[PDB]
An RNA structure (28S ribosomal RNA, nucleotides 785 to 1683) from Drosophila melanogaster, in which 871 nucleotides are resolved. Hopes et al. published it in Nucleic Acids Res. in 2022: "Ribosome heterogeneity in Drosophila melanogaster gonads through paralog-switching". It was solved by electron microscopy to 3 A. Rfam match: Eukaryotic large subunit ribosomal RNA. The family is grouped with related families in Rfam's "LSU clan". On this family, see Yusupov et al., Science 2001: "Crystal structure of the ribosome at 5.5 A resolution". Rfam 15.1 lists 107,465 matches to the family in 2,616 species. It comes from the structure "Drosophila melanogaster Ovary 80S ribosome". The reconstruction used 185,913 particles.
Context: one part of a larger RNA, bound to proteins that are not shown
RNA sequence: ACCCGUCUUGAAACACGGACCAAGGAGUCUAACAUAUGUGCAAGUUAUUGGGAUAUAAACCUAAUAGCGUAAUUAACUUGACUAAUAAUGGGAUUAGUUUUUUAGCUAUUUAUAGCUAAUUAACACAAUCCCGGGGCGUUCUAUAUAGUUAUGUAUAA
RNA sequence: UUAUGCCUCUAACUGGAACGUACCUUGAGCAUAUAUGCUGUGACCCGAAAGAUGGUGAACUAUACUUGAUCAGGUUGAAGUCAGGGGAAACCCUGAUGGAAGACCGAAACAGUUCUGACGUGCAAAUCGAUUGUCAGAAUUGAGUAUAGGGGCGAAAGACCAAUCGAACCAUCUAGUAGCUGGUUCCUUCCGAAGUUUCCCUCAGGAUAGCUGGUGCAUAU
RNA sequence: AAAUAAUCUUAUCUGGUAAAGCGAAUGAUUAGAGGCCUUAGGGUCGAAACGAUCUUAACCUAUUCUCAAACUUUAAAUGGGUAAGAACCUUAACUUUCUUGAUAUGAAGAUCAAGGUUAUGAUAUAAAUGUCCCAGUGGGCCACUUUUGGUAAGCAGAACUGGCGCUGUGGGAUGAACCAAACGUAAUGUUACGUGCCCAAAUUAACAACUCAUGCAGAUACCAUGAAAGGCGUUGGUUGCUUAAAACAGCAGGACGGUGAUCAUGGAAGUCGAAAUCCGCUAAGGAGUGUGUAACAACUCACCUGCCGAAGCAACUAGCCCUUAAAAUGGAUGGCGCUUAAGUUGUAUACCUAUACAUUACCGCUAAAGUAGAUGAUUUAUAUUACUUGUGAUAUAAAUUUUGAAACUUUAGUGAGUAGGAAGGUACAAUGGUAUGCGUAGAAGUGUUUGGCGUAAGCCUGCAUGGAGCUGCCAUUGGUACAGAUCUUGGU
Numbered sequence: 001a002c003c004c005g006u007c008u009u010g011a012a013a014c015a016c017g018g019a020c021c022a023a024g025g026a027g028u029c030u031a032a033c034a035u036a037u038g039u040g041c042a043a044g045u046u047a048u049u050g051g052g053a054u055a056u057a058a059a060c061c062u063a064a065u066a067g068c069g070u071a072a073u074u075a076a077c078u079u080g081a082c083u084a085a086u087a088a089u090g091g092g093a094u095u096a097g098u099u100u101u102u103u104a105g106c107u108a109u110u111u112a113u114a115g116c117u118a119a120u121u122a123a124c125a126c127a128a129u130c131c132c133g134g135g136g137c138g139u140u141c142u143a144u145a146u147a148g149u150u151a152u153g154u155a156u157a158a
Numbered sequence: 159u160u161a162u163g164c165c166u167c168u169a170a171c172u173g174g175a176a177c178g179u180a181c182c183u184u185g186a187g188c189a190u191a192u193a194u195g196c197u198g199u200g201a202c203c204c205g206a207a208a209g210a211u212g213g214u215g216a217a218c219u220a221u222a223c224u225u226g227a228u229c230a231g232g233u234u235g236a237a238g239u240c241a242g243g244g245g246a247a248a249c250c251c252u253g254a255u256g257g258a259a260g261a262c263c264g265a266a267a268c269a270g271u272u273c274u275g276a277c278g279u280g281c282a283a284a285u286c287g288a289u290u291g292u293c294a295g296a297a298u299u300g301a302g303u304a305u306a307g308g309g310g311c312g313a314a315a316g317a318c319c320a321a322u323c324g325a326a327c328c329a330u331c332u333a334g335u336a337g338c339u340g341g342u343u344c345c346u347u348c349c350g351a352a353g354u355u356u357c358c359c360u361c362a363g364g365a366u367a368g369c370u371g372g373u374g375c376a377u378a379u
Numbered sequence: 380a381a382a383u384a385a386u387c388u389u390a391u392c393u394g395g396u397a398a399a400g401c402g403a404a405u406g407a408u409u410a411g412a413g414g415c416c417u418u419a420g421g422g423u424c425g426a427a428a429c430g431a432u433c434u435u436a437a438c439c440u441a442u443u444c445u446c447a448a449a450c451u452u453u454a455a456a457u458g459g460g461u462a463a464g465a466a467c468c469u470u471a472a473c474u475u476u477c478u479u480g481a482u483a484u485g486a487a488g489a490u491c492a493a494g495g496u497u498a499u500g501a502u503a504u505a506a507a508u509g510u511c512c513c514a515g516u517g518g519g520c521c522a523c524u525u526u527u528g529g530u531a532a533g534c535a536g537a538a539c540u541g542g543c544g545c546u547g548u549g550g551g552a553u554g555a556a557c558c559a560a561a562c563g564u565a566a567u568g569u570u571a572c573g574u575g576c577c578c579a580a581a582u583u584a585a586c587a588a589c590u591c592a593u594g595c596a597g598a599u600a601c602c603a604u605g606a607a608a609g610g611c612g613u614u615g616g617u618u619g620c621u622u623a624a625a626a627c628a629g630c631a632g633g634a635c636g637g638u639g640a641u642c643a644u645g646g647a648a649g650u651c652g653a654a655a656u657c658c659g660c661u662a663a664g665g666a667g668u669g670u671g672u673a674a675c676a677a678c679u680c681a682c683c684u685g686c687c688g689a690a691g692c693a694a695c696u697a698g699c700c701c702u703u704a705a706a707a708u709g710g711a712u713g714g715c716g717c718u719u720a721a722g723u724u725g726u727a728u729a730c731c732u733a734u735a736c737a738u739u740a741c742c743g744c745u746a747a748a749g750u751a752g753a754u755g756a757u758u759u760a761u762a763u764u765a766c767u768u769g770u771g772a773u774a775u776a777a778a779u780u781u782u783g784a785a786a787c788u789u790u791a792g793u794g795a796g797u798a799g800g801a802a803g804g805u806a807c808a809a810u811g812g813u814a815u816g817c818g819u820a821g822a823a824g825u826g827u828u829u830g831g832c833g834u835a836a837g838c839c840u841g842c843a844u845g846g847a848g849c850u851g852c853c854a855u856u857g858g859u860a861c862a863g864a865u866c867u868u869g870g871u
Stems, first nucleotide, its partner, number of pairs: 003018004019871006030198002033195009044068003050062003072079001090132005098122001133183003136179005148171001150169001153165001156161001202341002205338001209331006220305002223302006231263003238255007267292003272288002275286002307323001309319002344804006354367001356365003368516002371511001373509002383503002389462005398453001399451002405447003410442001412440003421435001423431002467494001469492001471490001473488003478485001519543004524538005548559003563741007573730002575715003581728001583727001585726005597717001610700001612699010629686001633682001742794009763772003805860001807857008816849002824844004830839003
């Protein structure tokens, strides 16, 4: 040193199951999506329905499409992302890195050049966060005397 | 039809905003694999009472029909009839006869009361023994025949319709569904919960947030 | 750093609970006291009178007893928030339509100027941020403290933190939760509960007390019940009297009565009750408590002369024991048994005992760090020369190193786990490659005290049976691993 499995706040339980053995015996396939990682190509990408070419249900080549992506919004009709030919979101902040780039010594001194610290810069300061803007659309206010501006029209040729 | 003018009607464009947004601010996606996770498919495995469709049964039992069969021995003594008596009559009274009745006692047969007897892993999924019920009847019975499932059939208990009945049996739909019970199969290593929130015809259940793990990524002579 | 982030110190704000309070409000509530008064409830001496006492109850004022989940002037402890610096502090003068002003001094913003020592403490288990909205869960339960309902409950419901669930181990005999402590595998040493025997360690060359329990003496927290009230049981303690004028106790005296005053007929003649209450005597005697001595008597616990000649008396308190204390199978300090303890209280040393702590060996995990000129690369020991004294270089004399760069090497810490997640590893069957694999000279399978290896799943091996097929590696897999399902089939 209680008998295991189990549900339970709590099982050795007077909870349930199990006399013993052998074999069998329970998280799968599929459609669709998501995240993650792998891989290929990358403003692309994916032939896979077919057709070719043959060597065999494979492998190979390939047209034209199409999907998804590259442009959105709006109920709809419309409309559609600033003058970067040069600003990665424009601007700001926080910013790893960079012969960057400026400024005393240690170390090898071709007396050069190197490498290391507190410094002056520049950079989209990469990325990512934070903020402030701008643009497309929608809707609403409004500044349209609309000055206007152009155009079927006042001009002739025709 | 065309190209020559300035002007103002029919028209288009142009000014400032604010707010909204799954949009933009110079592309990052598409194809494919694998694991995880949510969903629909038998859906981790087993498990209902049900419900539908088409069939099968009256060899049991129920009732009905057709055609058969069968039920000791006694008891009791209704009308009808006869012979006597009695009475003015009406009609009474005694004997016999006779042999009716869902009458009685009881054998066969059919039944099932009581012992709450036997037996109760039985002789037997209803039997055994003894007691008892009925026994000429609305009686018992064979074969044939009819009625069939939300149907039948019922002197009626939800009884009976093949050990099945408050909807038989068979096969399929069907691996029906289950917020419920049960089980869910190798080792070591590391990290390690929850029983609370809101909401729900919600209270044995979700979805939600919390708690957990995995995977990173941005910031180490 | 001056990146920050989390319990204290400092600064500041917040709070109405404990306590406090009712001579503050609001609600209660108890008693008197002093009074305005003209309310009287009528009085009282009086027809009412005011001619006086005021009578009482109102009303007023200074007090008073006691208090409130739904009261509060006051007001803690423990709490809640914020702050404690470059993201800063003072400037200078610019921008603005919104912005305000009659100010393009405001107020926000955008820039240059100037600022010793980053402005309490302690810490840094690495912290930050995303995604799978990722699994399980969404019955809880116990405890101190505070709480509500309920007579109570091993009951019901909450706040707080710690626990069990999910967790072994040491202690409480026993036990979910209590006390201690959390856990790799070992060796040693040291630790709260214990030390008469079970049972490791004291019957302690350690003590002072307490307690005698005739049917449970008593014996460790939680905890396994026991009270109120008592004890001239014993132990300690507090207050007051008597006392060395002789008490206390005891042997030795009186206790009748001035009187049945009355109260009184069970009855009071020294006495139920009892309005009442006044008297003997001295050394020294009670209108005196009594079952009831029908009523009487006596009597004797006071007084006081003795002997005695020394402490006596009560009242009170809280230790232990007793009492109070009654259940059903036979029985429980755990058992035995213990009584100058082996019980209780207060202590002393000395030991024993965990999986805790320390050191060390080994496993893992975590985190950090090193190493990759192989061509004559690096060293190390000698052996010749430039020269410094000494070192360096050329040369000749032996090795170590092609670190499954997924490897080796170095150092530290660390280890509980259900539900659950994740890594690596192992069994089974296949397919593609591969092993110039194995096999009738014995494959698969089975059997086994053959010997092993592995933390482990499992693996390799000998022998025995067996008779024709099978295995290691890389990839990709799948009808992939069984103790349970009142599982299924079969056998027992």